[PDB]
Context: bound to proteins that are not shown
RNA sequence: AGUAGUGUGC
RNA sequence: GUACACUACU
Numbered sequence: 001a002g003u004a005g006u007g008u009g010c
Numbered sequence: 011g012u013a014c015a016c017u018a019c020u
Stems, first nucleotide, its partner, number of pairs: 001020010
Other pairs, nucleotide, nucleotide, family: none
């Protein structure tokens, strides 16, 4: 950086 | 929807 997610804040 | 964090494969 591509992916697969999950959770936080607006 | 944006930002951040994490795990995983690369």

The depositors describe the entry as "La Crosse virus polymerase at elongation mimicking stage". La Crosse virus 5' vRNA 1-10; La Crosse virus 3' vRNA (1-16) with a sequence from La Crosse orthobunyavirus: 20 nucleotides with solved positions. It was solved by cryo-EM to 3.02 A. Protein in the same entry: RNA-directed RNA polymerase L. The 2020 paper behind the entry is "Pre-initiation and elongation structures of full-length La Crosse virus polymerase reveal functionally important conformational changes".